The RNA (16S ribosomal RNA, mitochondrial, nucleotides 1036 to 1571) from Sus scrofa has 514 modelled nucleotides. The work is reported in "Unique features of mammalian mitochondrial translation initiation revealed by cryo-EM" (Kummer et al., Nature, 2018). NCBI's taxonomy places the organism under Eukaryota, Chordata, Tetrapoda, Theria, Sus. It comes from the structure "Unique features of mammalian mitochondrial translation initiation revealed by cryo-EM. This file contains the 39S ribosomal subunit". An Rfam search finds the family "Bacterial large subunit ribosomal RNA" in it. For this family Rfam cites "Crystal structure of the ribosome at 5.5 A resolution" (Yusupov et al., Science, 2001). The structure was determined by cryo-EM at 3.2 angstrom resolution and released in 2018.
[PDB]
Context: one part of a larger RNA, bound to proteins that are not shown
RNA sequence: AUAAAAAAAUAAGACGAGAAGACCCUAUGGAGCUUUAAUUAACUAUUCCAAAAGUUAAACAAC
RNA sequence: UAACUUAACAUGGACUAGCAAUUUCGGUUGGGGUGACCUCGGAGUACAAAAAACCCUCCGAGUGAUUUUAAUCUAGACAAACCAGUCAAAAUAACCAUAACAUCACUUAUUGAUCCAAAAUUUUGAUCAACGGAACAAGUUACCCUAGGGAUAACAGCGCAAUCCUGUUCUAGAGUUCCUAUCGACAAUAGGGUUUACGACCUCGAUGUUGGAUCAGGACACCCAAAUGGUGCAACCGCUAUUAAAGGUUCGUUUGUUCAACGAUUAAAGUCCUACGUGAUCUGAGUUCAGACCGGAGCAAUCCAGGUCGGUUUCUAUCUAUUAUAAAUUUCUCCCAGUACGAAAGGACAAGAGAAAUGGGACCAACCUCACAAACGCGUCUCAGAGAUAAUUAAUGAUUUAAUCUUAACCUAAUUAACUCAUAAUAAAUCCAGCCCUAGAACAGGGCACA
Repeated sequence: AUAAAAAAAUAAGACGAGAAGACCCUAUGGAGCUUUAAUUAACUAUUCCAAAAGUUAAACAAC
Repeated sequence: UAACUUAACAUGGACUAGCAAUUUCGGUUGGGGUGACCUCGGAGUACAAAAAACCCUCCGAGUGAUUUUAAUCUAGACAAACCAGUCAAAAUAACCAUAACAUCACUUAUUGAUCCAAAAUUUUGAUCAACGGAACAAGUUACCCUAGGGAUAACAGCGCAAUCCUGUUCUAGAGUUCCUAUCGACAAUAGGGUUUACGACCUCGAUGUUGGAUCAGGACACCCAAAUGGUGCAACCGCUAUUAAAGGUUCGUUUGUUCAACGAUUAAAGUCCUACGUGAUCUGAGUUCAGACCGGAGCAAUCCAGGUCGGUUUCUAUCUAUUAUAAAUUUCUCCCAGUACGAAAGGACAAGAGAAAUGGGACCAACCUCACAAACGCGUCUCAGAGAUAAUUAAUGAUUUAAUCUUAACCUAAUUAACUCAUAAUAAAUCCAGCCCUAGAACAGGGCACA
RNA backbone atom coordinates (compact mmCIF):
# COMPACT_ATOMS: atom_id res chain seq x y z
C1' A A 1 0.00 0.00 0.00
C1' U A 2 -4.02 -3.29 -0.32
C1' A A 3 -12.47 -6.08 -2.03
C1' A A 4 -12.38 -10.35 -5.73
C1' A A 5 -12.14 -11.93 -10.51
C1' A A 6 -11.70 -11.86 -16.22
C1' A A 7 -10.42 -9.81 -21.57
C1' A A 8 -6.88 -6.64 -24.57
C1' A A 9 -2.09 -4.39 -24.76
C1' U A 10 3.62 -3.13 -23.47
C1' A A 11 8.35 -5.96 -22.32
C1' A A 12 11.52 -3.17 -16.83
C1' G A 13 12.24 -7.60 -13.34
C1' A A 14 11.34 -12.84 -12.31
C1' C A 15 20.06 -12.71 -12.22
C1' G A 16 13.07 -14.90 -17.63
C1' A A 17 13.04 -20.05 -21.37
C1' G A 18 16.75 -22.74 -24.70
C1' A A 19 21.74 -25.68 -24.54
C1' A A 20 25.62 -29.86 -17.54
C1' G A 21 29.86 -22.06 -21.18
C1' A A 22 32.52 -22.93 -27.31
C1' C A 23 35.78 -17.92 -23.62
C1' C A 24 39.19 -19.04 -19.16
C1' C A 25 41.58 -22.45 -15.97
C1' U A 26 42.02 -27.48 -13.95
C1' A A 27 42.40 -33.21 -15.01
C1' U A 28 49.42 -37.14 -14.02
C1' G A 29 41.20 -36.75 -19.34
C1' G A 30 41.24 -37.08 -24.93
C1' A A 31 42.17 -36.44 -29.83
C1' G A 32 43.98 -33.82 -34.72
C1' C A 33 48.35 -31.68 -36.81
C1' U A 34 54.14 -30.59 -37.12
C1' U A 35 58.65 -31.72 -36.08
C1' U A 36 65.20 -30.71 -34.45
C1' A A 37 60.65 -34.81 -28.73
C1' A A 38 61.82 -40.14 -26.89
C1' U A 39 61.46 -45.07 -28.36
C1' U A 40 61.32 -48.07 -33.15
C1' A A 41 58.66 -52.29 -36.42
C1' A A 42 56.24 -53.52 -40.84
C1' C A 43 56.26 -51.93 -45.88
C1' U A 44 58.72 -49.38 -50.28
C1' A A 45 63.28 -48.58 -52.54
C1' U A 46 69.00 -48.52 -51.95
C1' U A 47 73.94 -50.70 -50.47
C1' C A 48 76.54 -54.95 -48.23
C1' C A 49 77.82 -59.89 -45.84
C1' A A 50 75.95 -64.79 -45.71
C1' A A 51 72.85 -68.52 -48.13
C1' A A 52 72.01 -70.79 -53.39
C1' A A 53 73.93 -71.85 -58.54
C1' G A 54 78.45 -71.71 -60.74
C1' U A 55 83.47 -71.04 -62.93
C1' U A 56 88.87 -71.03 -63.28
C1' A A 57 94.00 -72.44 -62.66
C1' A A 58 96.91 -77.06 -60.73
C1' A A 59 98.27 -71.55 -57.90
C1' C A 60 103.32 -68.68 -57.17
C1' A A 61 108.45 -68.12 -55.63
C1' A A 62 113.30 -70.20 -53.99
C1' C A 63 117.11 -74.62 -53.65
C1' U B 1 93.74 -73.27 -51.37
C1' A B 2 92.64 -68.57 -53.39
C1' A B 3 90.27 -65.28 -56.82
C1' C B 4 86.24 -63.86 -59.58
C1' U B 5 80.76 -64.59 -61.62
C1' U B 6 75.09 -63.55 -60.72
C1' A B 7 68.72 -63.72 -65.21
C1' A B 8 64.38 -63.60 -62.67
C1' C B 9 62.41 -65.07 -58.25
C1' A B 10 64.11 -65.44 -53.17
C1' U B 11 65.83 -66.59 -47.35
C1' G B 12 68.85 -65.02 -42.80
C1' G B 13 71.59 -60.84 -40.82
C1' A B 14 73.02 -55.79 -41.34
C1' C B 15 73.14 -50.36 -43.70
C1' U B 16 71.08 -45.66 -45.58
C1' A B 17 66.86 -43.14 -46.62
C1' G B 18 61.49 -42.71 -47.68
C1' C B 19 56.56 -43.92 -45.93
C1' A B 20 55.33 -44.59 -41.12
C1' A B 21 54.16 -46.96 -35.63
C1' U B 22 53.87 -46.04 -30.14
C1' U B 23 53.91 -42.46 -26.43
C1' U B 24 54.46 -37.62 -23.65
C1' C B 25 53.88 -32.17 -22.77
C1' G B 26 56.60 -31.67 -14.47
C1' G B 27 55.05 -28.41 -10.46
C1' U B 28 54.65 -23.76 -7.71
C1' U B 29 52.15 -19.26 -9.28
C1' G B 30 47.38 -13.48 -5.47
C1' G B 31 43.73 -16.74 -13.10
C1' G B 32 46.95 -18.64 -16.59
C1' G B 33 51.10 -17.26 -19.87
C1' U B 34 56.32 -14.63 -19.88
C1' G B 35 60.03 -14.07 -16.01
C1' A B 36 61.46 -16.35 -11.61
C1' C B 37 61.98 -20.43 -8.56
C1' C B 38 62.13 -26.15 -6.94
C1' U B 39 67.71 -29.47 -2.50
C1' C B 40 71.10 -28.09 1.87
C1' G B 41 72.89 -24.18 5.78
C1' G B 42 73.43 -19.20 8.74
C1' A B 43 70.72 -14.30 10.50
C1' G B 44 65.74 -11.67 10.68
C1' U B 45 60.56 -12.56 10.45
C1' A B 46 59.90 -16.15 15.19
C1' C B 47 61.99 -10.22 21.56
C1' A B 48 62.71 -15.36 26.90
C1' A B 49 61.66 -24.03 25.97
C1' A B 50 60.75 -26.10 21.07
C1' A B 51 58.05 -25.56 16.47
C1' A B 52 56.30 -21.94 12.97
C1' A B 53 54.52 -19.37 6.70
C1' C B 54 55.15 -16.04 2.28
C1' C B 55 56.94 -15.06 -5.96
C1' C B 56 59.13 -12.31 2.65
C1' U B 57 64.22 -9.50 4.12
C1' C B 58 69.66 -10.73 3.84
C1' C B 59 74.08 -13.80 3.41
C1' G B 60 75.93 -18.57 1.83
C1' A B 61 76.73 -24.52 0.04
C1' G B 62 77.05 -28.56 -4.42
C1' U B 63 84.04 -27.95 -1.20
C1' G B 64 89.06 -26.99 -0.59
C1' A B 65 93.65 -27.25 2.38
C1' U B 66 96.26 -30.12 5.82
C1' U B 67 98.28 -34.71 8.53
C1' U B 68 96.89 -35.74 14.04
C1' U B 69 94.82 -41.35 8.46
C1' A B 70 90.77 -40.44 12.63
C1' A B 71 89.40 -48.95 15.20
C1' U B 72 85.80 -52.79 17.13
C1' C B 73 81.66 -53.23 20.17
C1' U B 74 77.92 -51.58 22.94
C1' A B 75 74.42 -48.97 28.32
C1' G B 76 71.46 -44.69 27.66
C1' A B 77 69.53 -40.85 24.99
C1' C B 78 68.42 -36.55 21.14
C1' A B 79 65.62 -35.84 16.73
C1' A B 80 61.67 -37.67 14.21
C1' A B 81 54.97 -39.15 10.04
C1' C B 82 58.04 -42.75 7.62
C1' C B 83 62.89 -42.83 5.40
C1' A B 84 66.74 -40.62 6.91
C1' G B 85 69.74 -37.85 10.56
C1' U B 86 72.47 -36.93 15.58
C1' C B 87 75.36 -37.66 20.46
C1' A B 88 77.52 -41.28 23.78
C1' A B 89 79.69 -44.02 29.16
C1' A B 90 81.70 -48.81 30.30
C1' A B 91 84.35 -53.00 27.57
C1' U B 92 87.80 -54.80 23.96
C1' A B 93 92.38 -53.99 20.26
C1' A B 94 96.02 -50.24 18.48
C1' C B 95 99.83 -47.31 19.81
C1' C B 96 103.32 -43.30 25.31
C1' A B 97 103.77 -49.39 27.22
C1' U B 98 96.87 -47.53 32.91
C1' A B 99 98.21 -43.71 24.96
C1' A B 100 90.35 -43.20 20.75
C1' C B 101 86.76 -35.76 19.71
C1' A B 102 91.05 -35.53 12.86
C1' U B 103 92.17 -29.83 12.43
C1' C B 104 91.23 -25.01 9.66
C1' A B 105 88.18 -21.78 6.26
C1' C B 106 81.41 -17.68 10.28
C1' U B 107 81.84 -25.06 10.31
C1' U B 108 76.82 -24.90 10.25
C1' A B 109 75.92 -26.75 4.50
C1' U B 110 79.59 -29.16 0.89
C1' U B 111 74.62 -33.62 -0.61
C1' G B 112 70.98 -38.38 -3.30
C1' A B 113 66.69 -43.96 -1.59
C1' U B 114 65.60 -48.59 -4.01
C1' C B 115 66.46 -51.31 -8.11
C1' C B 116 70.24 -52.02 -11.69
C1' A B 117 74.95 -52.06 -13.46
C1' A B 118 80.18 -52.45 -13.22
C1' A B 119 84.07 -54.30 -9.49
C1' A B 120 85.78 -59.43 -6.78
C1' U B 121 86.32 -59.20 -1.03
C1' U B 122 85.20 -55.24 -0.78
C1' U B 123 83.76 -51.53 -2.90
C1' U B 124 82.53 -47.71 -6.58
C1' G B 125 78.53 -45.31 -9.84
C1' A B 126 73.58 -39.75 -11.22
C1' U B 127 73.14 -30.67 -11.94
C1' C B 128 68.34 -38.90 -10.90
C1' A B 129 69.38 -29.98 -9.33
C1' A B 130 61.59 -31.24 -10.96
C1' C B 131 67.47 -32.42 -5.60
C1' G B 132 61.77 -38.81 -1.39
C1' G B 133 64.68 -39.65 -7.30
C1' A B 134 59.28 -42.38 -13.73
C1' A B 135 65.21 -46.69 -16.92
C1' C B 136 64.16 -43.91 -21.69
C1' A B 137 59.29 -38.95 -24.53
C1' A B 138 58.89 -32.09 -27.46
C1' G B 139 55.89 -28.49 -29.96
C1' U B 140 50.87 -26.88 -31.61
C1' U B 141 45.30 -26.51 -31.97
C1' A B 142 40.83 -20.26 -33.60
C1' C B 143 39.34 -27.59 -36.58
C1' C B 144 39.01 -29.07 -31.46
C1' C B 145 36.55 -32.84 -27.84
C1' U B 146 35.01 -34.67 -22.68
C1' A B 147 34.90 -34.16 -17.53
C1' G B 148 34.50 -30.42 -14.11
C1' G B 149 35.25 -25.32 -11.70
C1' G B 150 32.53 -19.38 -10.07
C1' A B 151 37.80 -23.68 -5.68
C1' U B 152 40.03 -19.59 -11.12
C1' A B 153 40.28 -15.24 -15.38
C1' A B 154 37.40 -11.93 -19.47
C1' C B 155 31.58 -8.64 -18.61
C1' A B 156 28.77 -6.65 -14.64
C1' G B 157 28.19 -6.20 -9.23
C1' C B 158 30.54 -5.82 -4.42
C1' G B 159 35.15 -4.37 -1.11
C1' C B 160 39.00 -0.79 -1.12
C1' A B 161 40.49 4.22 -2.77
C1' A B 162 46.93 3.60 -4.78
C1' U B 163 45.38 6.50 -9.28
C1' C B 164 41.16 9.72 -10.14
C1' C B 165 37.49 13.99 -8.33
C1' U B 166 35.68 17.48 -5.01
C1' G B 167 35.89 20.81 -1.18
C1' U B 168 37.69 23.44 2.88
C1' U B 169 42.83 24.62 6.21
C1' C B 170 47.89 27.20 5.65
C1' U B 171 50.19 31.52 3.03
C1' A B 172 55.47 31.90 0.78
C1' G B 173 54.69 33.60 -3.77
C1' A B 174 52.50 35.40 -8.75
C1' G B 175 48.81 39.99 -9.32
C1' U B 176 53.32 47.36 -11.06
C1' U B 177 52.13 48.48 -4.95
C1' C B 178 48.65 44.83 -2.45
C1' C B 179 48.52 37.09 0.17
C1' U B 180 43.20 35.46 -0.65
C1' A B 181 39.63 40.50 -7.77
C1' U B 182 41.74 36.27 -10.11
C1' C B 183 45.46 32.44 -8.73
C1' G B 184 48.70 29.87 -5.39
C1' A B 185 54.22 26.16 -4.38
C1' C B 186 55.68 23.25 0.30
C1' A B 187 52.14 21.08 3.14
C1' A B 188 47.06 20.01 6.23
C1' U B 189 41.89 17.96 7.05
C1' A B 190 37.80 15.61 5.20
C1' G B 191 34.67 13.69 1.78
C1' G B 192 33.04 11.46 -3.38
C1' G B 193 33.02 6.55 -5.79
C1' U B 194 33.37 8.32 -13.19
C1' U B 195 38.61 6.28 -14.60
C1' U B 196 42.85 2.58 -14.63
C1' A B 197 44.14 -0.83 -11.39
C1' C B 198 44.16 -3.94 -6.88
C1' G B 199 41.02 -8.22 -4.28
C1' A B 200 38.73 -12.87 -6.15
C1' C B 201 33.12 -12.43 -2.51
C1' C B 202 27.83 -13.98 -6.16
C1' U B 203 27.13 -16.19 -10.91
C1' C B 204 30.97 -21.03 -15.84
C1' G B 205 23.86 -27.59 -15.42
C1' A B 206 25.43 -19.39 -19.49
C1' U B 207 24.38 -12.97 -14.93
C1' G B 208 24.98 -12.90 -24.17
C1' U B 209 29.97 -8.07 -24.55
C1' U B 210 31.59 -1.98 -27.78
C1' G B 211 29.17 1.91 -30.11
C1' G B 212 24.34 3.61 -32.42
C1' A B 213 18.37 3.51 -32.63
C1' U B 214 13.94 3.96 -29.31
C1' C B 215 12.31 5.51 -24.58
C1' A B 216 14.31 7.72 -21.06
C1' G B 217 14.32 7.29 -14.67
C1' G B 218 17.63 9.90 -11.34
C1' A B 219 21.82 13.09 -8.88
C1' C B 220 23.56 18.28 -8.73
C1' A B 221 29.32 18.85 -8.49
C1' C B 222 24.15 24.36 -13.05
C1' C B 223 25.64 24.40 -19.70
C1' C B 224 20.77 27.74 -20.65
C1' A B 225 16.62 30.08 -18.31
C1' A B 226 15.62 32.81 -12.62
C1' A B 227 17.40 35.47 -8.13
C1' U B 228 21.79 37.64 -5.86
C1' G B 229 27.35 38.75 -3.23
C1' G B 230 32.65 40.29 -4.96
C1' U B 231 35.48 42.45 -8.59
C1' G B 232 42.22 44.46 -10.92
C1' C B 233 32.64 45.66 -11.88
C1' A B 234 32.33 52.96 -15.52
C1' A B 235 28.98 50.95 -19.91
C1' C B 236 28.98 46.48 -23.09
C1' C B 237 31.44 42.16 -22.31
C1' G B 238 33.52 39.18 -18.76
C1' C B 239 36.15 36.42 -14.39
C1' U B 240 34.69 34.49 -9.78
C1' A B 241 31.14 32.91 -5.57
C1' U B 242 25.99 31.95 -3.34
C1' U B 243 20.76 29.95 -3.99
C1' A B 244 17.69 27.29 -7.36
C1' A B 245 17.15 20.64 -10.68
C1' A B 246 9.79 22.56 -12.91
C1' G B 247 11.58 22.83 -18.21
C1' G B 248 15.37 22.70 -21.85
C1' U B 249 20.41 21.15 -23.76
C1' U B 250 20.89 21.51 -32.49
C1' C B 251 22.04 19.84 -37.45
C1' G B 252 26.00 18.04 -40.45
C1' U B 253 31.57 16.15 -42.94
C1' U B 254 35.34 11.86 -41.42
C1' U B 255 35.91 7.54 -37.58
C1' G B 256 32.76 0.91 -35.87
C1' U B 257 33.93 4.15 -32.77
C1' U B 258 32.88 6.56 -27.16
C1' C B 259 36.36 10.48 -27.12
C1' A B 260 38.63 13.95 -30.82
C1' A B 261 39.07 17.31 -35.18
C1' C B 262 36.30 20.44 -38.49
C1' G B 263 31.44 23.24 -40.99
C1' A B 264 27.10 25.81 -39.54
C1' U B 265 24.24 27.27 -35.53
C1' U B 266 22.00 28.02 -30.86
C1' A B 267 19.38 30.83 -24.74
C1' A B 268 22.48 26.64 -24.22
C1' A B 269 24.67 22.68 -27.24
C1' G B 270 26.12 20.59 -18.85
C1' U B 271 29.11 16.76 -15.75
C1' C B 272 27.46 12.16 -14.35
C1' C B 273 24.54 7.57 -12.33
C1' U B 274 21.03 3.91 -13.90
C1' A B 275 24.32 -4.44 -15.15
C1' C B 276 30.11 1.60 -18.93
C1' G B 277 20.36 2.36 -18.32
C1' U B 278 17.78 0.00 -22.36
C1' G B 279 19.60 -6.75 -27.82
C1' A B 280 12.51 -12.03 -24.43
C1' U B 281 12.23 -3.74 -28.49
C1' C B 282 15.76 -3.00 -32.92
C1' U B 283 20.90 -2.56 -35.06
C1' G B 284 25.88 -5.72 -35.67
C1' A B 285 29.94 -1.29 -38.47
C1' G B 286 33.43 -3.19 -34.30
C1' U B 287 35.27 -7.07 -31.06
C1' U B 288 35.29 -12.84 -30.36
C1' C B 289 34.71 -19.12 -33.92
C1' A B 290 35.49 -21.83 -38.55
C1' G B 291 37.76 -18.98 -45.11
C1' A B 292 41.81 -15.75 -46.91
C1' C B 293 45.74 -12.48 -47.74
C1' C B 294 50.19 -8.75 -45.88
C1' G B 295 54.47 -7.58 -42.43
C1' G B 296 56.79 -10.32 -38.57
C1' A B 297 58.12 -15.01 -35.07
C1' G B 298 58.79 -20.16 -35.85
C1' C B 299 62.32 -26.13 -39.36
C1' A B 300 57.18 -26.78 -39.29
C1' A B 301 52.18 -27.37 -37.31
C1' U B 302 50.71 -22.79 -36.00
C1' C B 303 51.21 -17.81 -33.83
C1' C B 304 50.73 -11.76 -33.00
C1' A B 305 45.68 -7.17 -27.68
C1' G B 306 49.27 -5.92 -35.63
C1' G B 307 46.62 -4.81 -39.94
C1' U B 308 43.09 -6.15 -43.92
C1' C B 309 38.24 -8.46 -47.06
C1' G B 310 34.09 -12.46 -45.52
C1' G B 311 30.99 -14.40 -41.81
C1' U B 312 23.03 -17.83 -38.84
C1' U B 313 21.57 -12.33 -33.20
C1' U B 314 16.01 -17.88 -31.20
C1' C B 315 11.64 -17.00 -27.73
C1' U B 316 3.72 -18.00 -28.83
C1' A B 317 4.42 -13.46 -21.88
C1' U B 318 2.89 -17.87 -16.68
C1' C B 319 3.96 -14.14 -12.66
C1' U B 320 5.30 -9.06 -10.97
C1' A B 321 5.02 -4.15 -13.02
C1' U B 322 2.59 -0.98 -16.47
C1' U B 323 -1.29 0.87 -20.14
C1' A B 324 -3.90 9.80 -20.82
C1' U B 325 -7.18 15.28 -15.84
C1' A B 326 -5.86 20.35 -16.56
C1' A B 327 -4.15 25.18 -14.36
C1' A B 328 2.84 26.84 -20.35
C1' U B 329 8.37 27.46 -21.55
C1' U B 330 11.82 30.19 -24.31
C1' U B 331 13.70 33.27 -27.96
C1' C B 332 13.44 37.45 -31.08
C1' U B 333 11.85 42.09 -33.05
C1' C B 334 9.58 47.57 -31.67
C1' C B 335 9.61 51.05 -28.27
C1' C B 336 12.60 52.39 -23.86
C1' A B 337 16.93 55.94 -26.19
C1' G B 338 21.33 56.00 -29.16
C1' U B 339 18.91 57.99 -23.02
C1' A B 340 21.65 56.14 -17.68
C1' C B 341 27.33 55.09 -18.18
C1' G B 342 31.87 56.86 -20.93
C1' A B 343 37.94 60.81 -23.35
C1' A B 344 35.78 58.69 -27.29
C1' A B 345 34.85 54.08 -29.44
C1' G B 346 31.08 52.32 -27.77
C1' G B 347 26.41 51.20 -25.15
C1' A B 348 22.33 49.09 -20.58
C1' C B 349 18.79 46.96 -16.67
C1' A B 350 13.55 47.57 -15.25
C1' A B 351 8.55 49.08 -16.94
C1' G B 352 5.36 48.76 -21.75
C1' A B 353 3.66 46.68 -26.77
C1' G B 354 4.09 42.85 -30.43
C1' A B 355 5.51 38.63 -33.15
C1' A B 356 7.53 33.70 -33.47
C1' A B 357 9.34 28.62 -31.90
C1' U B 358 9.13 24.37 -28.76
C1' G B 359 5.96 21.61 -25.56
C1' G B 360 0.79 20.37 -23.57
C1' G B 361 -4.27 19.89 -25.53
C1' A B 362 -7.46 19.75 -29.65
C1' C B 363 -9.59 20.25 -34.94
C1' C B 364 -10.57 19.97 -40.89
C1' A B 365 -13.53 25.65 -43.74
C1' A B 366 -9.47 26.08 -47.11
C1' C B 367 -4.57 24.19 -48.80
C1' C B 368 -2.12 19.47 -49.05
C1' U B 369 -2.11 13.71 -48.88
C1' C B 370 -7.01 12.35 -50.79
C1' A B 371 -10.82 7.28 -56.58
C1' C B 372 -15.49 5.73 -49.02
C1' A B 373 -19.03 10.08 -46.72
C1' A B 374 -13.17 9.75 -43.50
C1' A B 375 -8.41 9.70 -41.43
C1' C B 376 -4.29 12.83 -41.96
C1' G B 377 0.04 17.36 -42.03
C1' C B 378 2.84 20.08 -44.81
C1' G B 379 -2.54 22.94 -42.50
C1' U B 380 -5.85 25.44 -38.37
C1' C B 381 -7.08 26.69 -33.01
C1' U B 382 -5.86 27.35 -27.76
C1' C B 383 -2.44 27.68 -23.42
C1' A B 384 -3.65 31.10 -17.05
C1' G B 385 -4.55 33.77 -11.59
C1' A B 386 -3.22 33.67 -5.94
C1' G B 387 -0.21 32.14 -1.92
C1' A B 388 4.62 30.08 -0.55
C1' U B 389 9.78 30.28 -0.22
C1' A B 390 16.37 29.93 -0.80
C1' A B 391 20.44 33.04 -1.31
C1' U B 392 20.65 38.18 -0.49
C1' U B 393 19.19 42.99 0.56
C1' A B 394 16.64 46.53 4.19
C1' A B 395 13.51 49.03 8.78
C1' U B 396 12.65 48.92 14.40
C1' G B 397 15.90 47.08 18.47
C1' A B 398 17.98 44.44 23.20
C1' U B 399 21.95 40.93 25.51
C1' U B 400 26.54 44.80 24.94
C1' U B 401 21.20 51.70 27.47
C1' A B 402 26.31 53.48 20.77
C1' A B 403 25.81 50.40 17.14
C1' U B 404 23.81 45.70 14.99
C1' C B 405 18.64 42.60 9.19
C1' U B 406 17.49 38.95 14.70
C1' U B 407 19.76 30.10 15.44
C1' A B 408 16.85 38.07 20.57
C1' A B 409 11.69 39.30 20.79
C1' C B 410 7.47 42.00 18.29
C1' C B 411 5.46 43.67 13.94
C1' U B 412 7.88 44.10 9.48
C1' A B 413 9.21 45.03 4.28
C1' A B 414 11.99 43.53 -0.85
C1' U B 415 12.76 39.10 -2.86
C1' U B 416 14.43 32.30 -7.73
C1' A B 417 12.36 27.62 -8.97
C1' A B 418 9.81 24.14 -7.03
C1' C B 419 5.31 23.14 -4.37
C1' U B 420 0.51 23.66 -2.69
C1' C B 421 -4.41 26.08 -4.15
C1' A B 422 -8.16 29.01 -6.27
C1' U B 423 -10.39 27.74 -10.85
C1' A B 424 -11.60 24.09 -14.78
C1' A B 425 -12.96 18.70 -15.92
C1' U B 426 -15.85 14.50 -14.20
C1' A B 427 -20.56 14.40 -11.55
C1' A B 428 -28.86 12.07 -13.30
C1' A B 429 -28.26 4.20 -9.38
C1' U B 430 -30.88 0.15 -11.94
C1' C B 431 -35.52 0.43 -19.96
C1' C B 432 -32.46 -1.98 -23.09
C1' A B 433 -34.60 -7.29 -27.54
C1' G B 434 -33.13 -5.83 -32.15
C1' C B 435 -31.19 -1.98 -35.64
C1' C B 436 -27.85 2.36 -36.46
C1' C B 437 -23.24 5.22 -34.92
C1' U B 438 -18.26 10.65 -36.08
C1' A B 439 -18.49 4.76 -29.78
C1' G B 440 -15.94 0.56 -30.08
C1' A B 441 -10.77 -5.52 -30.22
C1' A B 442 -14.57 -8.13 -26.75
C1' C B 443 -17.43 -5.97 -23.09
C1' A B 444 -19.14 -1.26 -22.57
C1' G B 445 -21.05 3.88 -24.52
C1' G B 446 -24.46 7.52 -27.82
C1' G B 447 -28.89 7.33 -30.79
C1' C B 448 -33.83 4.92 -32.65
C1' A B 449 -41.20 10.60 -30.93
C1' C B 450 -40.69 14.18 -35.09
C1' A B 451 -38.99 14.20 -40.62